[PDB]
RNA sequence: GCACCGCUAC
RNA sequence: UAGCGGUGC
Numbered sequence: 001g002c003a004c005c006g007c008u009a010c
Numbered sequence: 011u012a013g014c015g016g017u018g019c
Stems, first nucleotide, its partner, number of pairs: 001019009
C1' cells in the first nucleotide's frame, strides 16, 4: 500500500 | 463514510 473483519459514531 | 483495533498478502 491493497483487501477483509470487529467495535463505535455519522 | 469516519475514529479506534485486528487479520491476510